[PDB]
Context: bound to proteins that are not shown
C1' cells in the first nucleotide's frame, strides 16, 4: 500500500 468476490491466470473478469 483502498477493499471484496470469481477464475486452470508469469494474470484476467466484475462488484462496493
Nucleotide at each position: 500500500u483502498c477493499c471484496c468476490u470469481u477464475c486452470u491466470g508469469u494474470g484476467a473478469a466484475g462488484g462496493g

Entry title: Crystal structure of the ROQ domain of human Roquin in complex with the Hmg19 stem-loop RNA. Solved structure of RNA, 16 nucleotides shown. Crystals were grown from: 0.1 M Tris-HCl, pH 8.2, 0.3 M calcium acetate, 12%-14% PEG8000, VAPOR DIFFUSION, SITTING DROP, temperature 293K. Tan et al. published it in Nat.Struct.Mol.Biol. in 2014: "The ROQ domain of Roquin recognizes mRNA constitutive-decay element and double-stranded RNA". Released in 2014, the model rests on X-ray crystallography data to a resolution of 2.9 A.